Context: bound to proteins that are not shown
RNA sequence: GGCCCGGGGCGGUUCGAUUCCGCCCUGGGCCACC
Numbered sequence: 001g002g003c004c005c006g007g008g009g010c011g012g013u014u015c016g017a018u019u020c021c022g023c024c025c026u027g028g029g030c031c032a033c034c
Stems, first nucleotide, its partner, number of pairs: 001031012
Other pairs, nucleotide, nucleotide, family: 013017tWH014016tHS
C1' cells in the first nucleotide's frame, strides 16, 4: 500500500440518510513483497 472490523468528528446529495457519494482523526486484525 490493499482488504476486513471498530471509535470520533464532518461536507455533499436527497422529500426523507446511521443507511447514498465522499473528506479529515483514530484503534484492531489480515494479505502481498521470502
Description
An RNA structure (tRNA (34-MER)), in which 34 nucleotides are resolved. The structure was determined by X-ray crystallography at 2.5 angstroms resolution and released in 2006. The entry also models magnesium and sulfate ions. The entry also contains CCA-adding enzyme, not shown here. Primary citation: Tomita et al., Nature (2006), "Complete crystallographic analysis of the dynamics of CCA sequence addition". Crystallisation conditions: 50mM HEPES, 20% PEG 3550, 0.2M Tri-lithium citrate, 80mM (NH4)2SO4, pH 7.5, VAPOR DIFFUSION, temperature 293K. Entry title: Complex structure of CCA-adding enzyme with tRNAminiDCC and ATP.